Shown are 143 nucleotides from a PDB entry: RNA (glmS ribozyme RNA; glmS ribozyme substrate RNA). Released in 2006, the model rests on X-ray crystallography data to a resolution of 2.8 A. It comes from the structure "Post-cleavage state of the Thermoanaerobacter tengcongensis glmS ribozyme". The work is reported in "Structural basis of glmS ribozyme activation by glucosamine-6-phosphate" (Klein and Ferre-D'Amare, Science, 2006). Rfam match: glmS glucosamine-6-phosphate activated ribozyme aptamer. On this family, see Jansen et al., Nat Struct Mol Biol 2006: "Backbone and nucleobase contacts to glucosamine-6-phosphate in the glmS ribozyme". From the family's description: This entry contains a glucosamine-6-phosphate activated ribozyme that is found in the mRNA for GlmS. GlmS is an enzyme that uses fructose-6-phosphate and glutamine to generate glucosamine-6-phosphate. The ribozyme catalyses self cleavage of the glmS mRNA that is thought to regulate GlmS activity. The entry is indexed under RNA; Ribozyme; Pseudoknot; Helix, RNA.
RNA sequence: GGCUUUAAGUUGACGAGGGCAGGGUUUAUCGAGACAUCGGCGGGUGCCCUGCGGUCUUCCUGCGACCGUUAGAGGACUGGUAAAACCACAGGCGACUGUGGCAUAGAGCAGUCCGGGCAGGAA
RNA sequence: GCGCCUGGACUUAAAGCCAU
Numbered sequence: 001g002g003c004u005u006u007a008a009g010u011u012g013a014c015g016a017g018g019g020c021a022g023g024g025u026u027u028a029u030c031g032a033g034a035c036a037u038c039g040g041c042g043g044g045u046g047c048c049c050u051g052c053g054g055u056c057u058u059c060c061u062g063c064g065a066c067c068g069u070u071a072g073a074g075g076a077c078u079g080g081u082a083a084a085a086c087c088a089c090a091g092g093c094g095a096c097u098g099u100g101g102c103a104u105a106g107a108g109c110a111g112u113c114c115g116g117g118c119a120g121g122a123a
Numbered sequence: 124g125c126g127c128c129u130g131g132a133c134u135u136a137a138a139g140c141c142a143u
Base pairs, nucleotide, nucleotide: 001141002140003139004138005137007135008134009133010132011131014031015030016029020051021050022049023048024047025046038130039128040127041126042125052068053067054066055065056064058122059121060120061119062118063117074114075113076112077111078110079109086101087100088099089098090097091096
Other pairs, nucleotide, nucleotide, family: 006136cWW009095tWS012130tHS013014cHS014083cSS015082cSS015124cHS016106tWS018045cSS026028cWH030106cSS031082tWS031105cSS032033tSS032037tWW032084tWS033085cSS033104tWS036131tSS053071tSS055116tWS057118cHH057119tWH072115tWH073115tHS080107tHS083104tWH084103tWH085102tWH092094tHS092095tHS093135cWS094134cSS107108tSS
């Protein structure tokens, strides 16, 4: 120095984004100076059906489409001040843990633009 | 990227075996 066993432990997703209601469903968006973030279980804001609501025509009804109250899918362009990482402080024999500070993304995130039904009726 | 561990991974004690 390596290995085995037992025991006790540590770790096991870093943030950004996402939410009408009911039911169903299940590997539900983005990226990181992380790379076991492996694996399993649970949850889940996505998807599907329905109801309600909005838009598609000034209003109404039916059907249809797309959405979810800033209620248009799709497309293009512009934008985009995150965490971890790292350092400090605190705890631990240790694996590692908490908090403060610090550099840095992308998207289905933000902005602008392009992009909209039929039938019947009502004034 | 949210929760939990029985596996994995990792730590520490003790014991044991191997190598240097």